[PDB]
Context: one part of a larger RNA, bound to proteins that are not shown
RNA sequence: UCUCUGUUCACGGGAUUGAUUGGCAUUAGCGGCGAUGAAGGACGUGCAGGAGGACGAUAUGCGUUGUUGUUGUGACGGUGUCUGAAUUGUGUGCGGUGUGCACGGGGACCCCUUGGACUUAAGCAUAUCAGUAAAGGGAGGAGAAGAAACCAAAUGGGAUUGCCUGAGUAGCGGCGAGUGAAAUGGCAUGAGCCUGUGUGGUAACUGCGU
RNA sequence: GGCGGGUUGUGUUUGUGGCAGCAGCGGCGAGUGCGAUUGAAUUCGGAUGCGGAGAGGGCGAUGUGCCUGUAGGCGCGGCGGCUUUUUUUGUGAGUAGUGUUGCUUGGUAGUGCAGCGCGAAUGCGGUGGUGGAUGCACCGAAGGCUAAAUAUGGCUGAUGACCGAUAGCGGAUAAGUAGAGUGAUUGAAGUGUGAAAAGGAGGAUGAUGAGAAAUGAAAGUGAAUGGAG
Numbered sequence: 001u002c003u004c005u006g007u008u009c010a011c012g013g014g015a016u017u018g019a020u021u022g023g024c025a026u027u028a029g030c031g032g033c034g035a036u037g038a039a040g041g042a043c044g045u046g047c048a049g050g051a052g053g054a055c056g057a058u059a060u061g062c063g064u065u066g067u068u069g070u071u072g073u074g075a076c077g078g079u080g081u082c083u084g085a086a087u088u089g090u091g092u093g094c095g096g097u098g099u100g101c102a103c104g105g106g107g108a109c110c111c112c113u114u115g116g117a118c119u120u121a122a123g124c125a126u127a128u129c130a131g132u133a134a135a136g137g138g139a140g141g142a143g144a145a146g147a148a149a150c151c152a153a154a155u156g157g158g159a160u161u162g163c164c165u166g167a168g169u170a171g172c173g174g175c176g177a178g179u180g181a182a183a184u185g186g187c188a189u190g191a192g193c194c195u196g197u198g199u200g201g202u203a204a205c206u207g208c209g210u
Numbered sequence: 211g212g213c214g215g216g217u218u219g220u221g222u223u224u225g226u227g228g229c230a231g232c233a234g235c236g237g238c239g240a241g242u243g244c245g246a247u248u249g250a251a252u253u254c255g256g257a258u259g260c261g262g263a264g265a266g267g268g269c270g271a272u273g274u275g276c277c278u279g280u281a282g283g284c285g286c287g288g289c290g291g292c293u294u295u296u297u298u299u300g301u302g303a304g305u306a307g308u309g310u311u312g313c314u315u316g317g318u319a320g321u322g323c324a325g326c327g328c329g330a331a332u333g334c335g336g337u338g339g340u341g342g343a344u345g346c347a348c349c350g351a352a353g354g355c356u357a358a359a360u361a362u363g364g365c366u367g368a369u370g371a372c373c374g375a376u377a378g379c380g381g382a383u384a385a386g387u388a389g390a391g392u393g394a395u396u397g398a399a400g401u402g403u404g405a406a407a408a409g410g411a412g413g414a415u416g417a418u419g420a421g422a423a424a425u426g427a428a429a430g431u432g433a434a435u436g437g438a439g
Stems, first nucleotide, its partner, number of pairs: 002439010017424001019401001022373002024370007031362001033104001040083003043056003053060001062077006089103006109140001110138004120127001124174001150157002161188004171179002192355003195302001204220001206214003227293003231289002234286003238282001242257001244255003258275002260264001266278003307328007334350005389396002
Other pairs, nucleotide, nucleotide, family: 012429tHS013428tHS014426tWS014427tHS015426tHS016425cWW018402cWH020374tHS020375tWH022378tSS023378tSS031363tHS034085tWS035087cWH037085tHS038086tHH038104tSS039084tHS044059tWS045059cSS046049tWS046060cSS051384cSS068070cWS108141cWW108362cSS109361cSS114134tWW115131tWS115133tHS116132tWH117130tHH118129tHS119128cWW121176cSS125126cSS127177tWS131132cHS140142cSS141361tWS142360tWH145160cSS146159cSS147191cWS147192tHS147356tWH148158tHS149335tSS150348tHS152154cWS152347tWS153338tWS159358tWW160359tWW165184cWW166183tHS167182tHH168169cHS168180tHS169181tWH170180tHS173176tHS173177tHS189358cSS191356tWS191357tWS196301tWS200219cWW203219tHS205215cWW205220cSS210211cWS230290cWH233287cWH237283cWH239263tWS239281tHS240260cSS240263tWS243256cWH247251tWH248250tHS248271tWS249270tSS250270tSS262281cSS263280cWS265279tHS269273tWH300301cWS303331tHH304305cHS305330tWH305352cSS306329tHS314321cWW315317tHS320323cHH340341cHS373377cSS375382tWS377382tWH380385tSS385399tHH386387cHS386397tWS387398tWH388397tHS391393tHS391394tHS403407tWH403423cSS404406tHS404408tHS404421cWS405420tHH406419cWS406421tHH407422tWW408418cSS408423tWW418422tWH419421tHS419423tHS
């Protein structure tokens, strides 16, 4: 020197402590797109510019109005290349050749259609999961429902919708696993209307136009 | 004062007025000074004021009079809801029902729905948790509209015994980005100089600053020095 093991200083790595113009939940309001061309896409715009953000040939922003002297900014109005339902189209109403309307976007919640299997039954075929998921069509700030061809069995109540009780009950079910209401009683909110048989001493009626 | 429709049947006045409400915008807004420590104080020690305002935030650090707001008054748009009532009589059919077939419901011998076939009534028709009959009870289907109390991604306000950078949304940053796949699709990692740039960035010599500058564990390593094999 090498191997193992004390001590002090320097490395290597990013745990710990403390922060945070971010996330997550509950609650109150709102639920505001499109042929008057949407949502989405492509390409462009700064004297000196790549990303992002912002903007459209009026392009790194213009007008009006408020506040400012500043890299200036708030509230409102205008503009918006080429595309995209993308349409100089297709269907259809009213007219008689003029002029309307529908199409796409989104779809948590709502209405209609269609419709599984995993899974449970300690296996499995009826059953269950479940008329649920996925798919399709049609609406709105909500929608759907709604004014008894009802409920009942008293000395009767009295449209629809939500909550508690009734009740895991009556019942359904290889009466297996499982599955499953309503009326009454108590609360919230409360609201009812239009039509197909209207004059005959004269359609008393109205879409377009003057 | 006209055209079109309509007798196979049309029958549609009216709100710059009133009443109640909801949101937004703009502006005014009370009250302070010394001593010690500090790089700097909201700390510590004497005073002196405001309060319908002692919510919260910023400022070189721990805050009632340093700033912003806060309580509370004023001004100005806008947009909705209610609100005007000439005399009228009478009806709902390829439906209801039903045989058969398929689906559905707690509905058990239809609880409801549909295909195919048959197919009604006018002092008449329908229903009463077991198939049918007959009393009594209770109702009028097969045309149309209807606020409120109920549901719920997202947006905007207000809150919280919620998380604190391997947590919380995938995403505290030029994140549905960089990147992967023919395509449908798939999908990260990364926050911190300081009160002030007062300044550094090969080495050495230095300057500024309160401080060379967030803190800086373990695993593992280099240098020196003590002991042992």